[PDB]
Context: bound to proteins that are not shown
RNA sequence: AAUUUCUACUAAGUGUAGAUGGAAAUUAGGUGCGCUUGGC
DNA sequence: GCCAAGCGCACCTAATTTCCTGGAGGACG
DNA sequence: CGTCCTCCA
Numbered sequence: 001a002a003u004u005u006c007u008a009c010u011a012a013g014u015g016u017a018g019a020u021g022g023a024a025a026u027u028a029g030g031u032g033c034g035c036u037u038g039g040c
Numbered sequence: 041g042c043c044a045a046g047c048g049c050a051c052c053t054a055a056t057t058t059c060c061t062g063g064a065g066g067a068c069g
Numbered sequence: 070c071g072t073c074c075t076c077c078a
Base pairs, nucleotide, nucleotide: 005019006018007017008016009015021060022059023058024057025056026055027054028053029052030051031050032049033048034047035046036045037044038043039042040041061078062077063076064075065074066073067072068071069070
């Protein structure tokens, strides 16, 4: 620590191994913090 | 110290739709 | 008519 992009590399020197459905749209979820009112 | 219901904000994740077309047809100088 | 953009399913 190189990539169509991603992960892990250096793999013998501008790269190695595996994966990889893009684009647009819509929508939903999870985490975290704050506030309100409450429960062990 | 833990947790519930609800409001807000920031973030990242992800489910499910659609298209993946050339040739006719029109609008225009 | 020739060219370029729209429309179809």

The depositors describe the entry as "Crystal structure of Lachnospiraceae bacterium ND2006 Cpf1 in complex with crRNA and target DNA (TCCA PAM)". crRNA, together with DNA: 78 nucleotides with solved positions. Method: X-ray crystallography, resolution 2.5 A. The entry became public in 2017. Yamano et al. published it in Mol. Cell in 2017: "Structural Basis for the Canonical and Non-canonical PAM Recognition by CRISPR-Cpf1". Protein in the same entry: LbCpf1.